[PDB]
RNA sequence: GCUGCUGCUGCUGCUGCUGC
RNA sequence: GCUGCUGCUGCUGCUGCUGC
Repeated sequence: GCUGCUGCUGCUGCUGCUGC
Repeated sequence: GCUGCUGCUGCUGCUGCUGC
C1' cells in the first nucleotide's frame, strides 16, 4: 500500500420514541 | 415545522487488529 473487522465520534437515508 | 434520544443502512474522521 490493498482487503475485512472491533471500539468511538460526525453525517446522508429510512423508521420509532419524548416534548412543543 | 421544531426538539432531543434510540433502532436499521451507508459513508467520513480517529484508534486497535486479522489476512495479503